């Protein structure tokens, strides 16, 4: 750097 | 908060 993740996703957006 | 979206930050992993 790329990619995968039934990783995560504060902000923010939409909805509730 | 939650659901969807998952930017930003990050995680693990593979290359």
């Nucleotide at each position: 750097c790329c990619u995968g993740c039934g990783c995560u996703c504060a902000a923010c957006c939409a909805g509730a | 908060u939650c659901u969807g979206g998952g930017c930003c930050a990050g995680g693990c992993a593979g290359g």